Shown are 103 nucleotides from a PDB entry: RNA with a sequence from Homo sapiens, together with DNA. The entry has 23 different proteins, among them RNA polymerase-associated protein LEO1, LEO1 helix and DNA-directed RNA polymerase II subunit RPB1. Primary citation: Kokic et al., Nature (2021), "Structural basis of human transcription-DNA repair coupling". The structure was determined by electron microscopy at 2.9 angstrom resolution and released in 2021.
Context: bound to proteins that are not shown
DNA sequence: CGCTCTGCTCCTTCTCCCATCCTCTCGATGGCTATGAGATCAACTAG
DNA sequence: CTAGTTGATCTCATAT
DNA sequence: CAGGAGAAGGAGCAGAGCG
């Protein structure tokens, strides 16, 4: 006589069939 | 003696429910109305 | 305090 | 087409007082 950073949850439902105990 | 006020029966509706839980895989769903003039009205952009 | 222009919001038409 | 079960309304009717 010096030294850089700062956001948070995302995919849905409905029906159908097909299985499992 | 004719009405009424029952309360039995048959049928006719109607509405109700139909074990528990758990996997997975398919396919269907998808909803869009304009354009402009006029008029208020309240903000800036100037005065 | 004064017009004037600019957005924006609101109403009012045409459609069978 | 191989539901069912009950529970409310109507309807016909029988029958019984009783104006």
């Nucleotide at each position: 006589a010096u030294a850089u950073a700062u956001a948070c949850a995302a995919a849905a439902u409905c029906g159908a069939g097909a299985g499992g105990a």